[PDB]
RNA sequence: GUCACAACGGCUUCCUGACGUGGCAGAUUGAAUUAUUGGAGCA
Ligand code: SAH
Numbered sequence: 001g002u003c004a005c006a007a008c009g010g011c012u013u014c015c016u017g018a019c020g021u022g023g024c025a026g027a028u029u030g031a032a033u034u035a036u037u038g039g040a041g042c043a
Stems, first nucleotide, its partner, number of pairs: 001024005008017001010042003014039002
C1' cells in the first nucleotide's frame, strides 16, 4: 500500500461498508482527526 478470509438481515442469485486477522515488499531517527447500524430482489 493493495488484495484476501471475515463479525454483522426474514431469506438470498447478488452487491456495499468492514469489528478481528492475514498474505503479497529489508522492522537503524521525531505519537496519521471519520464504518455502515445498509443497499437490490422478494414482504
Ligand atoms: N456477506 C456478509 C454481509 C451480508 S448481510 C454476511 O455476513 O453474509 C449480513 C449482515 O451484515 C447483516 O446483519 C447486515 O446488517 C450486515 N451488513 C452488511 N453490510 C452492511 C452495511 N453496509 N452496513 C451495515 N450493515 C451491514

The PDB entry is titled "The structure of the SAM/SAH-binding riboswitch". Solved structure of RNA (SAM Riboswitch) from Proteobacteria, 43 nucleotides shown. It holds a match to the Rfam family "SAM/SAH riboswitch aptamer". The literature on the family includes a 2019 paper in Nucleic Acids Res by Weickhmann et al., "The structure of the SAM/SAH-binding riboswitch". Rfam links the family to the GO terms regulation of gene expression and S-adenosylmethionine metabolic process. The structure was determined by solution NMR and released in 2019. Bound small molecules: s-adenosyl-l-homocysteine (SAH). The entry is an ensemble of 10 models. Keywords: riboswitch, SAM, SAH, pseudoknot, RNA.